[PDB]
Context: bound to proteins that are not shown
RNA sequence: AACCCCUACCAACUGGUCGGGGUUUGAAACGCCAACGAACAUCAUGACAGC
Numbered sequence: 001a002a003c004c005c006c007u008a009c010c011a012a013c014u015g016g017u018c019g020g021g022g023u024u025u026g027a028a029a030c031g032c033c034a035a036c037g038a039a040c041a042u043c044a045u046g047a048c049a050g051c
Stems, first nucleotide, its partner, number of pairs: 002025001003022004008017003
C1' cells in the first nucleotide's frame, strides 16, 4: 500500500482531504521467533578417510 471501523469538514453515500484504530481482515497485533536471501554462521576447527 490492499480490506474494515471512528471524530471534524465536504460528498450518490460504489468518492475524497488532515490524522488515529483493528490478535475479532488478507501468509500479516507488539517484543521475540522466522521468511524473502544469496559461500551462511554447528551438539562436533578445517582438509583427508569411511557409505
Annotation: Solved structure of RNA from Ruminococcus sp. XPD3002, 51 nucleotides shown. The source organism's lineage runs through Bacteria, Clostridia, Eubacteriales, Oscillospiraceae and Ruminococcus. Chen et al. published it in Nucleic Acids Res. in 2025: "Mechanistic insights into Cas13d enzymes from cryo-EM structures of CasRx and DjCas13d". The sample was in a buffer at pH 7.5. The depositors describe the entry as "CasRx-crRNA binary complex". The structure was determined by electron microscopy at 2.86 angstroms resolution and released in 2025. Ions in the entry include magnesium.